Solved structure of RNA (23S ribosomal rna, nucleotides 10 to 530) from Haloarcula marismortui, 519 nucleotides shown.
Released in 2005, the model rests on X-ray diffraction data to a resolution of 2.2 angstroms.
It holds a match to the Rfam family "Archaeal large subunit ribosomal RNA". A reference for the family is Yusupov et al. (2001), "Crystal structure of the ribosome at 5.5 A resolution", Science. Its Rfam clan is "LSU clan".
Entry title: The structure of CCPMN bound to the large ribosomal subunit haloarcula marismortui.
The entry has 29 different proteins, among them 50S ribosomal protein L21e, 50S ribosomal protein L18e and 50S ribosomal protein L4E.
Context: one part of a larger RNA, bound to proteins that are not shown
RNA sequence: UAUGCCAGCUGGUGGAUUGCUCGGCUCAGGCGCUGAUGAAGGACGUGCCAAGCUGCGAUAAGCCAUGGGGAGCCGCACGGAGGCGAAGAACCAUGGAUUUCCGAAUGAGAAUCUCU
RNA sequence: AACAAUUGCUUCGCGCAAUGAGGAACCCCGAGAACUGAAACAUCUCAGUAUCGGGAGGAACAGAAAACGCAAUGUGAUGUCGUUAGUAACCGCGAGUGAACGCGAUACAGCCCAAACCGAAGCCCUCACGGGCAAUGUGGUGUCAGGGCUACCUCUCAUCAGCCGACCGUCUCGACGAAGUCUCUUGGAACAGAGCGUGAUACAGGGUGACAACCCCGUACUCGAGACCAGUACGACGUGCGGUAGUGCCAGAGUAGCGGGGGUUGGAUAUCCCUCGCGAAUAACGCAGGCAUCGACUGCGAAGGCUAAACACAACCUGAGACCGAUAGUGAACAAGUAGUGUGAACGAACGCUGCAAAGUACCCUCAGAAGGGAGGCGAAAUAGAGCAUGAAAUCAGUUGGC
Numbered sequence: 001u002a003u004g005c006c007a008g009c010u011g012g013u014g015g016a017u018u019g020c021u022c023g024g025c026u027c028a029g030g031c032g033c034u035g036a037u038g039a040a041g042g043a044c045g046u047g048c049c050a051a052g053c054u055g056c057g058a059u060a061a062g063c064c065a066u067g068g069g070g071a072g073c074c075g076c077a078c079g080g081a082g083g084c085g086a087a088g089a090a091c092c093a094u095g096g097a098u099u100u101c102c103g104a105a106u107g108a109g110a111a112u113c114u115c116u
Numbered sequence: 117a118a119c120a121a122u123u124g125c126u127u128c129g130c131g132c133a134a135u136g137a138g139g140a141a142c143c144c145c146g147a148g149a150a151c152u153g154a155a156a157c158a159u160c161u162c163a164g165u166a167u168c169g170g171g172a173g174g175a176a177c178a179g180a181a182a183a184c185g186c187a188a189u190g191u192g193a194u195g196u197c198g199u200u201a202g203u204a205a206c207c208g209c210g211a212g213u214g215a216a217c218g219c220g221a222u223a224c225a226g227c228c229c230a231a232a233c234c235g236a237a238g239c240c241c242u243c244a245c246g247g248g249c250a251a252u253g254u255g256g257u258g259u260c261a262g263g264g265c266u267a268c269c270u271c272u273c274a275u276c277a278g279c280c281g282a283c284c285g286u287c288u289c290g291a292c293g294a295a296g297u298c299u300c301u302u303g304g305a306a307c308a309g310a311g312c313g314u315g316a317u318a319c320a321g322g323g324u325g326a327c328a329a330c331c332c333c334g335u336a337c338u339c340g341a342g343a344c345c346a347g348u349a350c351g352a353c354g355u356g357c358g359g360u361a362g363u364g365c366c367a368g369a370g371u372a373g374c375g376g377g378g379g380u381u382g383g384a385u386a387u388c389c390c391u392c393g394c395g396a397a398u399a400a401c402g403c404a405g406g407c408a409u410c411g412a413c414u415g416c417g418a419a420g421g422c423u424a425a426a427c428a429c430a431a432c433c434u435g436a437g438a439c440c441g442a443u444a445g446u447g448a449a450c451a452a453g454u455a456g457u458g459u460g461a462a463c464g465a466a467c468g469c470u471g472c473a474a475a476g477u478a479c480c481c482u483c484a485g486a487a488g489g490g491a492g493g494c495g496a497a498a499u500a501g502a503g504c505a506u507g508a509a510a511u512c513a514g515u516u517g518g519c
Stems, first nucleotide, its partner, number of pairs: 004519009018505001019469002023440002025437006032429001033138002041102003044057003048080002052076002063096006072084003107115003116118001121135005142173001143171005153160001157208001183191002195222005205213002226422003229368001233256002237254001238249004262366002264363006276354001279351001285344007296312001297328001298311004313330002315319001321333003373394007401417005456463002476504001480490003
Other pairs, nucleotide, nucleotide, family: 013510tHS014509tHS015507tWS015508tHS016507tHS017506cWW021441tHS021442tWH023445tSS023446tHS024445tSS031430cWW031431tWW032140tWS035104tWS036106cWH036136tWS038104tHS038105tWS038106tWS039105tHH039137tWS040103tHS042112tSS045060tWS047050cHS047053tWH047075cWH050051cHS050076tWH051077tWW054061cWH057058cWS062097cWW062098cWS069090tHS070088tWS070089tHS071085tWS071086tWS072089tWS119120cHS119133tWH120136tWH122130cHH123130tWH126129tWS139140cHS139173tWH139174tHS141174cWW141429cSS142428cSS143176tSS148164tWS148166tHS149165tWH150163tHH151162tHS152161cWW153211cSS154210cSS159210tWW160211tWS164165cHS173175cSS174428tWS178194cSS179193cSS179424tHS180225cWS180226tHS180423tWH181192tHS182402tSS183415tHS185187cHS185188tHS185414cWS187405tWS193425tWW194426tWW195427tWS200217tHS201216tHH202203cHS202214tWS203215tWH204214tHS205382tSS207210tHS215382tHS223425cSS224424tWS225423tWS225424tWS230259tWH230367cWS231258tHS231366cSS232263tSS235254tHS236250tWS236251tWS236253tHS238254cSS242244tHS242245tHS260367cWH268360cWW271357tWS272356cSS274356tHS275355cWW277353cWW278352cWW280350cWW281347tWS281349tHS282348tWH284345cWW292337cWW293318tWS293336tHS294315cSS294318tWS295329tWS295334cWW302306tWH303305tHS303326tWS304325tSS305325tSS306307tSS317336cSS318335cWS320334tHS324328tWH347348cHS364400tWS367399tWS369397tHH369398tHH370371cHS370395tWS371396tWH371419cSS372395tHS380387cWW381383tHS383406cWS384406tHS386406cSS396418tWW397418cWW397419cWW430431cHS440444cSS441449tWS442449tWS442468tHS444449tWH446448tHS447452tSS448452tSS450467tWS451454cSS452466tHH453454cHS453464tWS454465tWH455464tHS458460tHS458461tHS470474tWH470500cSS471473tHS471475tHS471497cWS472495tHS474498tWW475494cSS475500tWW476501tSS476502tHS477492cWS478492tHS479491cWW483485tHS483487tHS485487cHS493501tWW494498tWH495497tHS495500tHS
C1' cells in the first nucleotide's frame, strides 16, 4: 500500500421532522317524510376538442318567468379555437318547462332490451 | 293496447279510488340465539341483547280509572326527567336479576260511540237530470258531573262542530356598515422596527408578497325576507250547562271467574301473556284494595273508540371545540367505496405543499434525439424547475482524518 474498519465532508437515495390545512372526529341548536302525477337507486347518453368528477336528459354542464345581481362570462380545470353579454349575460332565490331506459315497476317477456 | 296483482266504491266500464317501494337512526307489533358470567355446569346469567319477519310517523307508542291504597275528612288521564332504590320482590336463596305507589319537575285537555227513548226526520256520487246506500237502522237523543222516560225549576257560555287567524320567540338567509394604506430604515414584498395620526354600540374570524380594529371581506348597531311555532292562541258563529221527584227503561260475554299445560316477570300464594277445557251476574249488579272464603269499609264501572303538548333519533341546515393534523383524524383532505381481490355474499388500499408573480426556461452547442448534457435566461432563492416548503436515520457514490 490492495480487499477493508471507524468517524466526518460534498452529492444522492429516502421522506422523518418542523411549519401549514380544502379533510375528519365530537358536541349543540334548528328542521324532518318521499313514491303509480312512477320515488329512492341504477343504466346509457349529453360538451367545439372531453377520459374522470359534477350537472343535466334527445330542449341533455342546460330552456322559460319574476325578484336580486352586475360588466363580465363559457363548472372542477391556470389549454387552444370560437362564442355569449347594455336586447343587462354570468351568478343567486322562488316558481315553471323538458325529464331516454331499467327500477315498487304495474300489458307480456327480458342481465337496462324486445313483443302485440 | 294495458292501474299487473289484491281490494273499496260502483254509472258493474279499471269509470272513480287505495295498496306496493324508499328513508341515518329513532318508533310500534311479532320471531328470537350463542359465545359469556356462575372461576365446571343444567335453573339462573349474557338478554328479550345480536340477528330475522311485519308496519307507521315526523316523531312514534300511551292516555281520561272496573286507577291509587303515604288507609285517608287523601290523590285524580298519559308520556318523560330527577328521586323513591340497588329499597320491596326474585334467586342451585349461589352468582346475579330488580320494580311500584308517592314526591319534585316538564307539559297539561279533555272527549266520542253501543243501548234505552225517537224511527227515514239521513248519508255518498253528479253542475243537473239522475243513480247508489239505508228498517240486518242512515239520522236525532246519549255517554258516571250516569243516561233515557213522565212531571217540574232554572238556565245556557260546559262541550262539540265549523269560521277567522296572529304577536312574540327561535332557526336560517340577506341589506347597510366607522377609522391610515402617512414619514424613515430593513426586505423580493411592510402586515417589521422607530416616528406621527385615527375609529370603536365595530379590539370576533378570514384575506392581502411577514406580527393589520383603521388595505379587502367581515364584525357592533339598525333593518328586511323565508321557515318553524301554527291553522295554534285570541276572537267570533251555532249548540246549549245544571238541578228536584218518580221510574228494577238502558249501560259492550266465551267476557269476569276457575282448572290443565307453557312462556314471561321483581311479582313473591300477590306480574303480564299464549294455549286446552269449563264458565256468571245485570247497577237491587259487578270489579279492585299484593294468599283463599264470607261480612264490613273505602275506591272504581271491564269486556267499544278518539285525543294536542312536554320526551326519541340525526338524514338535512347552521353553529361550536383544553379533540386529530396527512402511518394522525373517517376506510376516504387526493380517482374513495376510487384502483384492485373474490363465482358470489363480501373485501378494499396508497397518493397533500413550485413561486410574490409562471416570470413554468428564449437563443446557442452537443446528441439518432420534444430525451439527456453543457452554456445561458428568470427569481430573494432553481440546493424553489414539476409527488418542485423543510429534507432526519437506515444507506449509496466520491473523498478527508485515524488504523